Solved structure of RNA, together with DNA, 80 nucleotides shown. Protein in the same entry: DNA-directed RNA polymerase subunit alpha, DNA-directed RNA polymerase subunit beta, DNA-directed RNA polymerase subunit beta' and DNA-directed RNA polymerase subunit omega. The work is reported in "Structural Basis for NusA Stabilized Transcriptional Pausing" (Guo et al., Mol. Cell, 2018). The sample was in a buffer at pH 8. Released in 2018, the model rests on cryo-electron microscopy data to a resolution of 4.1 angstroms.
Context: bound to proteins that are not shown
DNA sequence: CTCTGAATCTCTTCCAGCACACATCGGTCAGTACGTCCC
DNA sequence: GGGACGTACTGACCG
DNA sequence: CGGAAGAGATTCAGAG
C1' cells in the first nucleotide's frame, strides 16, 4: 500500500 | 420407432455511507560462516 | 595446539 | 439458519 478483523457514528 | 412442450434439478449474482484502530504480506529444505569442548 | 558439527543464518523454490 | 432469475439439464408423455 492491499486484504483481512473487528468498532463506532449515521 | 421418437420428437417436443412442458414440468423439474443445478450453477451464479448481490445486498446504503462514513469514520477509527490492528495483523500480514515464505516455511522449509538447503546450503554457508563462526565456535567452543574435549581430542 | 587444534578442529570440526551445533548454532545460527541465508538462498532459494515451490507450494 | 438467502431469495430471485437466468441458463444449462432430464424426464414424461402423446402418441406414430
Nucleotide at each position: 500500500g492491499a486484504u483481512g478483523u473487528g468498532u463506532g457514528c449515521u